[PDB]
Context: bound to proteins that are not shown
RNA sequence: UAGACGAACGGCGCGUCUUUAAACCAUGCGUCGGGAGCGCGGCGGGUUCAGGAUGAACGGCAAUGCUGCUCA
RNA sequence: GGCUUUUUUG
DNA sequence: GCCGTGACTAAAGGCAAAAAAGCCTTCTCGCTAATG
DNA sequence: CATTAGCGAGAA
DNA sequence: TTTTAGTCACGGC
Numbered sequence: 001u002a003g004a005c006g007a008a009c010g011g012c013g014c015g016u017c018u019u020u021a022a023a024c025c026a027u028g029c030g031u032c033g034g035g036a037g038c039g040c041g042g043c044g045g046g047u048u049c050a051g052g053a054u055g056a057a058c059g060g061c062a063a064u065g066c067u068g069c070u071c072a
Numbered sequence: 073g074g075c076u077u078u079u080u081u082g
Numbered sequence: 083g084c085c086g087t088g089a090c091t092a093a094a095g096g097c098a099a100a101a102a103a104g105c106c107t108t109c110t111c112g113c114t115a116a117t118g
Numbered sequence: 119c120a121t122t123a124g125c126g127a128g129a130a
Numbered sequence: 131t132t133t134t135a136g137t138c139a140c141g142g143c
Base pairs, nucleotide, nucleotide: 002018003017004016005015006014009033010032011031012030013029035071036070037069038068039066040065044061046058048057049055050054073106074105075104076103077102078101079100080099081098082097083143084142085141086140087139088138089137090136091135092134093133094132107130108129109128110127111126112125113124114123115122116121117120118119
C1' cells in the first nucleotide's frame, strides 16, 4: 500500500491485526441507507424441562436470504 | 436555552 | 367548659417589551501533560 | 530525564 | 414590608 474484524447487511469514518479473526468497549465504536403486505425458515434473544454448568424442545417477535400475487 | 440579575421604555 | 381572644401561619402584591451578561452539584485517580 | 499536576470521568 | 383570613392554643366567669 492493500486485505480482514469491531450487537443483523452494506457504504464511509475511526481503532486493531496481517492472511488470522481476533484485539477494543460493554443497552456490545460512530453516521446513513434499505419500497410495503401476504408465504418459507430461522440470524437474534426469550420460556420450559432435563442435566448437575451442561444439554434438548418451543414459538409472540424477528436478521441475511428464496418461489408466487397486489399496490403508490 | 431555561433561569437569575440589572438598566430603560411605555 | 365553652364561647372569646391572641398568636402563629398561609397567600398574594400592573402588564408588554427591549438590552445586556452568568451559568446549570463537590471530592478523587492514571495516563498525558505541565514543570524543573 | 524525573517529578508532580491535572483533567475528564466517577460517585457521595 | 403589608393586609387579611384561617386555625391552633389559652382563659375566665

Annotation: Method: cryo-electron microscopy, resolution 4.1 A. The entry became public in 2022. Shown are 143 nucleotides from a PDB entry: RNA (putL RNA) with a sequence from Escherichia coli, together with DNA.